[PDB]
Context: one part of a larger RNA, bound to proteins that are not shown
RNA sequence: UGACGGGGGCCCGCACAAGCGGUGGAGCAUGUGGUUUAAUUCGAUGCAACGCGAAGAACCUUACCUGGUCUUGACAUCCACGGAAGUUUUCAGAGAUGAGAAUGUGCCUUCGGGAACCGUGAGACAGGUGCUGCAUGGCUGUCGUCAGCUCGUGUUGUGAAAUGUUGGGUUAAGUCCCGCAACGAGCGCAACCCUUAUCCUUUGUUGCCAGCGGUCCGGCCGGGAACUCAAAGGAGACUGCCAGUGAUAAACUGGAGGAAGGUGGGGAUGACGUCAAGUCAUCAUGGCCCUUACGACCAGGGCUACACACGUGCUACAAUGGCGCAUACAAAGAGAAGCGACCUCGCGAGAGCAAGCGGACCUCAUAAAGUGCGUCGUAGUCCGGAUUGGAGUCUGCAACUCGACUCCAUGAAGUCGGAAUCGCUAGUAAUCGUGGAUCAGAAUGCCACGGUGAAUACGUUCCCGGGCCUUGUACA
Numbered sequence: 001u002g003a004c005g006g007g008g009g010c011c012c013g014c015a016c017a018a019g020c021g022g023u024g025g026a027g028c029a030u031g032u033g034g035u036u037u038a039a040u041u042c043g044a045u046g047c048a049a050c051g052c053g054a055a056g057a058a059c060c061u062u063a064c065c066u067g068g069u070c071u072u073g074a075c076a077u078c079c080a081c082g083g084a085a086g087u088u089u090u091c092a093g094a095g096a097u098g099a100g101a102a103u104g105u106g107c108c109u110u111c112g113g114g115a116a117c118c119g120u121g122a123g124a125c126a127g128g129u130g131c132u133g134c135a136u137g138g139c140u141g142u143c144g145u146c147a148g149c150u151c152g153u154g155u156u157g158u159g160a161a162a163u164g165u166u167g168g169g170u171u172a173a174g175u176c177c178c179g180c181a182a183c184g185a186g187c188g189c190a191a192c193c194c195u196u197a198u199c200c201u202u203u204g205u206u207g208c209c210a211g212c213g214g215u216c217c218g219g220c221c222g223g224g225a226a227c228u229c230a231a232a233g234g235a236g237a238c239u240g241c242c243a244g245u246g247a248u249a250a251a252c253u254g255g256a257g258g259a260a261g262g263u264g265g266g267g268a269u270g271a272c273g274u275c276a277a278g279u280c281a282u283c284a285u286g287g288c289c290c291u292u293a294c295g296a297c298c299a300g301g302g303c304u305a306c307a308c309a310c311g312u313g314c315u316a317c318a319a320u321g322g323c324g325c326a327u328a329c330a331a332a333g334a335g336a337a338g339c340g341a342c343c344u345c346g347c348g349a350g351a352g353c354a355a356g357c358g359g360a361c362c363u364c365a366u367a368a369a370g371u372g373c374g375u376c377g378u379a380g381u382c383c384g385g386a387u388u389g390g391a392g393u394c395u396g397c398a399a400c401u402c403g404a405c406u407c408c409a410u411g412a413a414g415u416c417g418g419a420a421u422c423g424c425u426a427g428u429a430a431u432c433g434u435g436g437a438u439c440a441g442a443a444u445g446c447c448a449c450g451g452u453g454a455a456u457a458c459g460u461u462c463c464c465g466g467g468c469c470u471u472g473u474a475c476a
Stems, first nucleotide, its partner, number of pairs: 001476002003473003007470007015460002019424005026315008034306002042053002064301007073125001077124002082118001086103003090099001127290002130288003136284002138279003141275001143273001148187006154163003167178003193267004198235007208224002213221001238261001241255003245251001317417001321376004326371002333364001335362001338357002343352003383414001388409001391406004430452004435447002
Other pairs, nucleotide, nucleotide, family: 003472tWW014018cWW015463cWS016462cWS017425tWH017458tHS018456cSS019455cSS024419tHS025316cWW025414cSS026413cSS029051tWS032310cWW036040tWW038065cSS039301tSS041281tWS044049cSS055446tWS057060cHS057061cWS057303tWS058396tWS058440tWH062302tWS062303cWW068095tWS071293tWH072123tHS072124tWH073074cHS075126cWS076125tWS081120cWS083084cSS083117cWS084105tHS086102cWW095298cSS126291tHS132280tHS133137cWH133283tWH135280tWH135285tWS138282tHS142274cWW144270tSS144272cWH147188tSS148174cHS148271tSS151165cHH152164tHS154181tWS164183cHS166179cWW168247tWS170175cWW171173tHS173189cSS174188tWS204205cHS204207tWS204225tWS205207tHS205360cWH207225cWW207228cWS208227cWS209219tHS210224tWS212222cWW216218cWS229360cWS237258tWS240262cWH244252cWW246250tHS247249cHS255256cHS257261tWH258260tHS261262cHS280285tWS293295tHS317380cWS317414tSS318381tWH325372cWW328369tWH329368tWH332365cWW334363cWW336358tHS340355tHS346348tHS347407cWS348406cSS349392tSS359362tHS367433cSS369451tWS380381cHS384411tWS384413tHS385411cWS385412tWS386411tHS387410cWW388410cWW389408cWW390407cWW395399tWH396398tHS399403tHS399441tWS403441tSS425456tWW426455tHH427428cHS427453tWS428454tWH429453tHS434448cWW437445cWW438443tWW439441tHS439442tHS443445cHS460462cHS
C1' cells in the first nucleotide's frame, strides 16, 4: 500500500423477505460424461462448460475408420515443351479414371513466337481443420453498467508513499453543494443515438371512408380529404412554476397542471485491470514437425452405438378439462430455381390443371386461448399420448443403418413428485398462438411478435454478491 477478518460503522441489489409458477418423480427431444466399436472427428468442461461453437451429420458437410487409388499433385506462379479451349459418344469398374469416334485454330508481325486453356517430364515448390491460446494478433466471456481507476503542478514524509479521492449532507451515481494545502485535469457517471408515449404541419396510394350519388348490401365504386394508418420535419418534461423541511447551499417530501413527473418505459453503450480465462479448427501468425505422406481422389460405413451417470427443454397426470359443432378478436414478418387463389380429385399429408405477385397491390394466412350451445360425471377414464403392426405421401441420384408428415390398428409410464434447487416486481410472471433465420428435406432449439393477464413487497435482523470509512494482521 493492498487483500482478508466468525472486527466496528454506513449503504446497496429478486439477496432474504411477501408471494406466483417450475426443476428434481413420468414418457419422449437434445447436449455431455463413461463404456463400446474398425471409426464413434476435433473443441467448450465451477459461477463465467453441457438445445455451447453447430443459424439445422441420409449423400454432401467431414475433419473420423475400412477398402479402391494418385504423385510437383484438387487449389498457385514459372520457363524448354505435347495441343488452342470446348460442345457430342460407346465399352469395362462400387466409383475414383483404364481405351476409341465428329468439330476447331481470336486479337499481330525484317514471323528463332504468342497475352489464352487442355495432357506430360524436370525443378523451385504447392498442401496440412498437424502441434504449442503457456510464444502471439484480432475477437469474446466474466466481475459488471458495480462507481470507480488515475495523473500534472504543489505540499508533507529520510523513505515505500500520503494529500487531491477525505469531512458534512445528498444522489441511481466520484451525483451535486459546502467545508478542507490543495489547485486543476483525464478515463469512467449523466447528456448527446435508438425505441415507445401526446400533438402539429406538409405528403395521401396499393392506405383510408367522415359527411356525400347508387348498388350484386362486401370501401368494391362516384368522390372526399376528414379519421385511422404510413413517414419526413417542427412541439413538449427542465424540480420548470407551489407550499413546506433543511446550512440563504445542494437536495428531498407532498401538487396545480399535463398524454407523460422528477432516470417516463425499453435498448445500445461495458473505465483501469483480474482470471498465463476461451478460441492456432473462421481467419492471420513466430516456432517446430510431415513430404510416394500427417498431402490428394473415391465408394460404403461412422459422427444417430447403449448395463449406465448429470445439465437444459417439450408433453402430460384432467372438469379452470377432453371431444364435437357454431362463432369473435391480432401483431410482426418473408417471397423468383420463390409463395403458390379458386376449380378438380384424395379418409388425409398431397396430386392435377393452372391465375396472382420482385410485392400497404398478390399470395404465405386459417390466429389460438376465448364466447354460445351440447355431451362425457371421477374410473388409469370419451384423461394421457409413448410404443410397436400394416399401408402411404413428399422433398431428394438416393430415406436399411439414418428424414419429416398422413391414415388406420395397438393404447406404456404418469393420478402433481424425498432432501434439495431455479425464474420473476407490471403489461412482469403465468398462459395461448404466430412468424423468421440456417435450409432440397429435416425445431419441443435459437431469435422475433401480439392476445389474455395476476399475487405480493411489513421490513433489512438474517443467508449471497458489492461500494465507502475505520481498525487488527505472523497474509503478498